Notes:
This is an experimental structure of RNA, with 38 nucleotides shown. Crystallisation conditions: 1.7 M ammonium sulfate, 0.1 M HEPES, VAPOR DIFFUSION, HANGING DROP, temperature 291K. The PDB entry is titled "Crystal structure of double-helical CGG-repetitive RNA 19mer complexed with RSS p19". Ions in the entry include sulfate.

Context: bound to proteins that are not shown
RNA sequence: GGCGGCGGCGGCGGCGGCC
RNA sequence: GGCGGCGGCGGCGGCGGCC
Numbered sequence: 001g002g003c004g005g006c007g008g009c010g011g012c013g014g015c016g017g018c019c
Numbered sequence: 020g021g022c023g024g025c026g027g028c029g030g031c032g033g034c035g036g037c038c
Base pairs, nucleotide, nucleotide: 001038002037003036005034006033008031009030011028012027014025015024017022018021019020
C1' cells in the first nucleotide's frame, strides 16, 4: 500500500414530510 | 433558512483482523 470487521462523526445526491 | 423520514454513495477518526 491493499482487503475484511466493530464502534463514532461528518459530506453529497435522490425521493417525500413538517415548519 | 430550519427540523423529521426513506433509499444510495462517499470522507474522517478509534479499535482490532487478514495480506